[PDB]
Context: bound to proteins that are not shown
RNA sequence: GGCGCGCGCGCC
RNA sequence: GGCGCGCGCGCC
Numbered sequence: 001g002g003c004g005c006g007c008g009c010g011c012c
Numbered sequence: 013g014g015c016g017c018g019c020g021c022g023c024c
Stems, first nucleotide, its partner, number of pairs: 001024012
C1' cells in the first nucleotide's frame, strides 16, 4: 500500500 | 438508514 470486516463517538 | 470522525481485526 491492496482487499475484506468489526466496534465506538458526533450530527440528522 | 445517511454522513463525518476515531480505535481495532483478518488475509497478502